[PDB]
This is an experimental structure of RNA (Zika virus stem-loop A (SLA) bottom stem) with a sequence from Zika virus, with 38 nucleotides shown.
Crystallisation conditions: Bis-Tris propane, magnesium chloride (MgCl2), and polyethylene glycol (PEG) 3350.
The 2024 paper behind the entry is "High-resolution RNA tertiary structures in Zika virus stem-loop A for the development of inhibitory small molecules".
Entry title: Crystal structure of the Zika virus stem-loop A (SLA) bottom stem.
Method: X-ray diffraction, resolution 2.09 angstrom. The entry became public in 2024.
RNA backbone atom coordinates (compact mmCIF):
# COMPACT_ATOMS: atom_id res chain seq x y z
O5' N A 1 -1.34 2.90 2.23
C5' N A 1 -0.67 3.33 1.05
C4' N A 1 -0.68 2.25 0.00
C3' N A 1 -1.92 1.37 0.00
O3' N A 1 -3.01 1.94 -0.71
C1' N A 1 0.00 0.00 0.00
P N A 2 -4.52 1.68 -0.23
O5' N A 2 -4.87 0.25 -0.85
C5' N A 2 -4.78 0.03 -2.25
C4' N A 2 -4.87 -1.43 -2.61
C3' N A 2 -6.07 -2.19 -2.07
O3' N A 2 -7.26 -2.00 -2.81
C1' N A 2 -4.12 -3.45 -1.67
P N A 3 -8.68 -2.11 -2.08
O5' N A 3 -8.80 -3.65 -1.71
C5' N A 3 -8.85 -4.64 -2.72
C4' N A 3 -8.91 -6.01 -2.10
C3' N A 3 -9.97 -6.19 -1.02
O3' N A 3 -11.26 -6.44 -1.54
C1' N A 3 -7.90 -7.03 -0.25
P N A 4 -12.58 -6.07 -0.71
O5' N A 4 -12.62 -7.10 0.50
C5' N A 4 -12.79 -8.48 0.25
C4' N A 4 -12.48 -9.31 1.47
C3' N A 4 -13.30 -9.01 2.71
O3' N A 4 -14.58 -9.59 2.65
C1' N A 4 -11.03 -9.25 3.30
P N A 5 -15.76 -9.13 3.65
O5' N A 5 -15.14 -9.30 5.11
C5' N A 5 -15.11 -10.56 5.75
C4' N A 5 -14.62 -10.46 7.17
C3' N A 5 -15.42 -9.55 8.08
O3' N A 5 -16.60 -10.14 8.56
C1' N A 5 -13.13 -9.11 8.37
P N A 6 -17.84 -9.19 8.90
O5' N A 6 -17.36 -8.40 10.20
C5' N A 6 -17.09 -9.10 11.40
C4' N A 6 -16.71 -8.15 12.51
C3' N A 6 -17.61 -6.94 12.68
O3' N A 6 -18.80 -7.22 13.40
C1' N A 6 -15.37 -6.23 12.64
P N A 7 -20.13 -6.34 13.16
O5' N A 7 -19.76 -4.95 13.83
C5' N A 7 -19.40 -4.87 15.20
C4' N A 7 -18.97 -3.48 15.55
C3' N A 7 -19.89 -2.36 15.11
O3' N A 7 -21.00 -2.23 15.98
C1' N A 7 -17.66 -1.79 14.61
P N A 8 -22.24 -1.27 15.62
O5' N A 8 -21.57 0.15 15.49
C5' N A 8 -22.08 1.06 14.55
C4' N A 8 -21.18 2.24 14.43
C3' N A 8 -21.71 3.33 13.53
O3' N A 8 -22.60 4.17 14.22
C1' N A 8 -19.50 2.83 12.91
P N A 9 -23.92 4.67 13.48
O5' N A 9 -23.39 5.84 12.55
C5' N A 9 -22.72 6.96 13.10
C4' N A 9 -22.28 7.90 12.02
C3' N A 9 -23.31 8.20 10.94
O3' N A 9 -24.28 9.16 11.33
C1' N A 9 -21.26 7.68 9.93
P N A 10 -25.75 9.13 10.69
O5' N A 10 -25.53 9.64 9.21
C5' N A 10 -24.88 10.88 8.96
C4' N A 10 -24.70 11.10 7.49
C3' N A 10 -25.90 10.74 6.65
O3' N A 10 -26.90 11.72 6.69
C1' N A 10 -23.96 9.84 5.66
P N A 11 -28.41 11.32 6.34
O5' N A 11 -28.41 11.52 4.77
C5' N A 11 -29.05 10.57 3.97
C4' N A 11 -28.38 10.43 2.64
C3' N A 11 -29.19 9.56 1.71
O3' N A 11 -30.18 10.32 1.06
C1' N A 11 -26.98 8.75 1.77
P N A 12 -31.67 9.77 1.08
O5' N A 12 -31.62 8.67 -0.09
C5' N A 12 -30.93 8.92 -1.30
C4' N A 12 -30.86 7.68 -2.16
C3' N A 12 -32.13 6.86 -2.19
O3' N A 12 -33.07 7.40 -3.10
C1' N A 12 -30.28 5.43 -1.85
P N A 13 -34.63 7.09 -2.90
O5' N A 13 -34.75 5.59 -3.40
C5' N A 13 -35.52 4.69 -2.65
C4' N A 13 -35.11 3.28 -2.92
C3' N A 13 -36.05 2.24 -2.36
O3' N A 13 -37.14 2.02 -3.22
C1' N A 13 -33.84 1.70 -1.78
P N A 14 -38.59 1.71 -2.62
O5' N A 14 -38.47 0.21 -2.12
C5' N A 14 -37.98 -0.80 -3.01
C4' N A 14 -38.01 -2.16 -2.37
C3' N A 14 -39.37 -2.54 -1.78
O3' N A 14 -39.54 -3.94 -1.86
C1' N A 14 -37.76 -2.42 -0.04
P N A 15 -40.21 -4.57 -3.18
O5' N A 15 -40.74 -5.98 -2.70
C5' N A 15 -41.89 -6.09 -1.89
C4' N A 15 -42.34 -7.52 -1.85
C3' N A 15 -41.23 -8.52 -1.60
O3' N A 15 -40.94 -8.66 -0.23
C1' N A 15 -42.56 -9.25 -3.42
P N A 16 -39.45 -8.41 0.32
O5' N A 16 -39.56 -8.83 1.85
C5' N A 16 -40.54 -8.26 2.71
C4' N A 16 -40.12 -8.43 4.14
C3' N A 16 -41.00 -7.82 5.21
O3' N A 16 -42.13 -8.61 5.51
C1' N A 16 -38.77 -7.24 5.64
P N A 17 -43.40 -7.96 6.26
O5' N A 17 -42.85 -7.47 7.68
C5' N A 17 -42.91 -8.34 8.80
C4' N A 17 -42.17 -7.83 10.02
C3' N A 17 -42.87 -6.83 10.91
O3' N A 17 -43.94 -7.38 11.67
C1' N A 17 -40.60 -6.23 10.72
P N A 18 -45.12 -6.41 12.18
O5' N A 18 -44.41 -5.56 13.31
C5' N A 18 -43.83 -6.21 14.43
C4' N A 18 -43.13 -5.22 15.32
C3' N A 18 -43.97 -4.07 15.84
O3' N A 18 -44.82 -4.45 16.91
C1' N A 18 -41.89 -3.25 15.09
P N A 19 -46.24 -3.73 17.10
O5' N A 19 -45.86 -2.32 17.74
C5' N A 19 -44.97 -2.26 18.85
C4' N A 19 -44.41 -0.88 19.06
C3' N A 19 -45.40 0.17 19.56
O3' N A 19 -44.74 1.06 20.45
C1' N A 19 -44.40 0.93 17.58
O5' N B 1 -41.62 11.31 9.01
C5' N B 1 -41.59 12.42 9.89
C4' N B 1 -41.53 11.98 11.32
C3' N B 1 -40.49 10.92 11.62
O3' N B 1 -39.21 11.47 11.78
C1' N B 1 -42.53 10.27 12.58
P N B 2 -37.91 10.57 11.49
O5' N B 2 -37.86 9.58 12.73
C5' N B 2 -37.58 10.05 14.03
C4' N B 2 -37.63 8.93 15.02
C3' N B 2 -36.77 7.71 14.70
O3' N B 2 -35.39 7.85 15.02
C1' N B 2 -38.94 7.01 15.24
P N B 3 -34.28 6.98 14.24
O5' N B 3 -34.53 5.50 14.76
C5' N B 3 -34.25 5.18 16.11
C4' N B 3 -34.66 3.78 16.44
C3' N B 3 -34.01 2.69 15.61
O3' N B 3 -32.71 2.36 16.06
C1' N B 3 -36.33 2.30 15.72
P N B 4 -31.64 1.73 15.04
O5' N B 4 -32.31 0.36 14.57
C5' N B 4 -32.13 -0.82 15.33
C4' N B 4 -33.00 -1.96 14.89
C3' N B 4 -32.57 -2.76 13.67
O3' N B 4 -31.50 -3.64 13.94
C1' N B 4 -34.90 -2.42 13.60
P N B 5 -30.25 -3.74 12.93
O5' N B 5 -30.73 -4.83 11.88
C5' N B 5 -31.57 -5.90 12.27
C4' N B 5 -32.27 -6.51 11.08
C3' N B 5 -31.46 -6.55 9.79
O3' N B 5 -30.54 -7.62 9.73
C1' N B 5 -33.63 -5.75 9.35
P N B 6 -29.20 -7.48 8.87
O5' N B 6 -29.68 -7.54 7.36
C5' N B 6 -30.15 -8.74 6.79
C4' N B 6 -30.65 -8.49 5.39
C3' N B 6 -29.66 -7.80 4.47
O3' N B 6 -28.72 -8.69 3.92
C1' N B 6 -31.76 -6.73 4.30
P N B 7 -27.23 -8.18 3.65
O5' N B 7 -27.37 -7.39 2.28
C5' N B 7 -27.80 -8.05 1.11
C4' N B 7 -28.07 -7.08 0.00
C3' N B 7 -27.02 -6.01 -0.24
O3' N B 7 -25.87 -6.47 -0.91
C1' N B 7 -29.15 -5.03 -0.28
P N B 8 -24.45 -5.78 -0.63
O5' N B 8 -24.52 -4.40 -1.40
C5' N B 8 -24.84 -4.34 -2.78
C4' N B 8 -25.04 -2.92 -3.20
C3' N B 8 -23.94 -1.96 -2.81
O3' N B 8 -22.82 -2.06 -3.66
C1' N B 8 -26.03 -0.97 -2.34
P N B 9 -21.38 -1.52 -3.21
O5' N B 9 -21.51 0.06 -3.33
C5' N B 9 -21.57 0.67 -4.61
C4' N B 9 -21.65 2.17 -4.48
C3' N B 9 -20.52 2.82 -3.70
O3' N B 9 -19.36 3.06 -4.48
C1' N B 9 -22.59 3.62 -2.89
P N B 10 -17.90 2.92 -3.80
O5' N B 10 -17.79 4.20 -2.86
C5' N B 10 -17.83 5.51 -3.40
C4' N B 10 -18.05 6.56 -2.33
C3' N B 10 -17.11 6.56 -1.14
O3' N B 10 -15.86 7.15 -1.42
C1' N B 10 -19.32 6.82 -0.38
P N B 11 -14.54 6.62 -0.67
O5' N B 11 -14.69 7.14 0.83
C5' N B 11 -14.77 8.53 1.13
C4' N B 11 -15.24 8.77 2.54
C3' N B 11 -14.42 8.15 3.65
O3' N B 11 -13.21 8.83 3.93
C1' N B 11 -16.70 7.80 4.10
P N B 12 -12.02 8.09 4.69
O5' N B 12 -12.55 7.89 6.18
C5' N B 12 -12.48 8.95 7.12
C4' N B 12 -13.03 8.54 8.46
C3' N B 12 -12.20 7.57 9.28
O3' N B 12 -11.08 8.17 9.90
C1' N B 12 -14.46 6.91 9.36
P N B 13 -9.72 7.33 10.06
O5' N B 13 -10.08 6.23 11.16
C5' N B 13 -10.54 6.64 12.44
C4' N B 13 -10.96 5.46 13.27
C3' N B 13 -9.98 4.30 13.32
O3' N B 13 -8.91 4.54 14.21
C1' N B 13 -12.13 3.46 12.93
P N B 14 -7.48 3.86 13.98
O5' N B 14 -7.69 2.37 14.47
C5' N B 14 -8.25 2.11 15.75
C4' N B 14 -8.46 0.63 15.94
C3' N B 14 -7.32 -0.24 15.45
O3' N B 14 -6.29 -0.32 16.41
C1' N B 14 -9.38 -1.11 14.66
P N B 15 -4.76 -0.54 15.98
O5' N B 15 -4.61 -2.13 15.97
C5' N B 15 -3.36 -2.77 15.77
C4' N B 15 -3.17 -3.89 16.76
C3' N B 15 -4.44 -4.62 17.19
O3' N B 15 -4.79 -5.63 16.29
C1' N B 15 -3.13 -4.09 19.09
P N B 16 -6.03 -5.43 15.29
O5' N B 16 -6.43 -6.92 14.91
C5' N B 16 -6.94 -7.81 15.89
C4' N B 16 -7.66 -8.93 15.20
C3' N B 16 -6.92 -9.51 14.00
O3' N B 16 -5.99 -10.52 14.34
C1' N B 16 -9.05 -8.84 13.31
P N B 17 -4.53 -10.52 13.69
O5' N B 17 -4.77 -11.16 12.24
C5' N B 17 -5.48 -12.38 12.13
C4' N B 17 -5.94 -12.64 10.72
C3' N B 17 -4.87 -12.57 9.66
O3' N B 17 -4.07 -13.74 9.61
C1' N B 17 -6.76 -11.39 8.92
P N B 18 -2.59 -13.72 8.99
O5' N B 18 -2.82 -13.60 7.43
C5' N B 18 -3.56 -14.59 6.73
C4' N B 18 -3.61 -14.25 5.27
C3' N B 18 -2.31 -13.72 4.69
O3' N B 18 -1.35 -14.72 4.40
C1' N B 18 -4.09 -12.33 4.03
P N B 19 0.14 -14.30 3.98
O5' N B 19 -0.01 -13.94 2.45
C5' N B 19 0.95 -13.15 1.79
C4' N B 19 0.33 -12.41 0.64
C3' N B 19 1.21 -11.33 0.04
O3' N B 19 2.05 -11.84 -0.98
C1' N B 19 -0.88 -10.41 0.60
RNA sequence: UGAUCUGGGCCCAGUAUCA